About this RNA
Solved structure of RNA, together with DNA, 20 nucleotides shown. Entry title: Structure of 2'F-ANA/RNA hybrid duplex.

RNA sequence: CCAUUAUAGC
DNA sequence: GCTATAATGG
Numbered sequence: 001c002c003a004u005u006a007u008a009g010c
Numbered sequence: 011g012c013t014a015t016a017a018t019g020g
Stems, first nucleotide, its partner, number of pairs: 001020010
Other pairs, nucleotide, nucleotide, family: none
C1' cells in the first nucleotide's frame, strides 16, 4: 500500500 | 454500519 479472511467493541 | 484489531497473501 493492494486484497482475502477473521475476532471484538459501539 | 463503522471502528479497531488480528492473521493471511499480493
Released in 2010, the model rests on solution-state NMR data.